The PDB entry is titled "Structure of ErmDL-Telithromycin-stalled 70S E. coli ribosomal complex with A and P-tRNA".
Solved structure of RNA (AtRNA (Arg)) from Escherichia coli, 77 nucleotides shown.
An Rfam search finds the family "tRNA" in it. Rfam 15.1 lists 5,335,975 matches to the family in 14,413 species. The family's RNA type in Rfam is transfer RNA. The literature on the family includes a 1993 paper in Trends Biochem Sci by Hou, "The tertiary structure of tRNA and the development of the genetic code". Its family is annotated with triplet codon-amino acid adaptor activity in the Gene Ontology.
Beckert et al. published it in Nat Commun in 2021: "Structural and mechanistic basis for translation inhibition by macrolide and ketolide antibiotics".
The organism belongs to Escherichia, within Bacteria.
The structure was determined by cryo-electron microscopy at 3.1 A resolution and released in 2021.
Among the 50 different proteins in the entry, which are not shown, are 50S ribosomal protein L24, 50S ribosomal protein L4 and 30S ribosomal protein S12.
The entry is indexed under Antibiotic, ErmDL, Telithromycin, Macrolide, Stalling, RIBOSOME.
RNA sequence: GCAUCCGUAGCUCAGCUGGAUAGAGUACUCGGCUACGAACCGAGCGGUCGGAGGUUCGAAUCCUCCCGGAUGCACCA
Numbered sequence: 001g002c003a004u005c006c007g008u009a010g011c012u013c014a015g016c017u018g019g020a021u022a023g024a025g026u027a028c029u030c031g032g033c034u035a036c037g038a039a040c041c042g043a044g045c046g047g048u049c050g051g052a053g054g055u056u057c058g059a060a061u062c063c064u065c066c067c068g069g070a071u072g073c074a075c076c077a
Base pairs, nucleotide, nucleotide: 001073003071004070005069006068007067010026011025012024013023028044029043030042031041032040050066051065052064053063054062
Other pairs, nucleotide, nucleotide, family: 002072cWW008014tWH008022tWS009011cHS009024tHH010046cHS015049tWW015060tHS016018tHS019056tWS019058tWS020057cWW022047tWS023047tWH027045tWW034036tHS055059tWH056058tHS
């Protein structure tokens, strides 16, 4: 140096790989149980889907440009 791929809850991963409901665990709170805990069980909470722009009836998904993260190629022999 182009070519990909990843960016989603404080953390790690799903998304009806495919255009049409934003979730599951876990942290944290609260309740069961307990003398009080820990574990387990049952709820809840937690969103700019990396930012911006286009396509479309409609985008976390498709396309484009930056931003951060790695991969694979090109080499001159």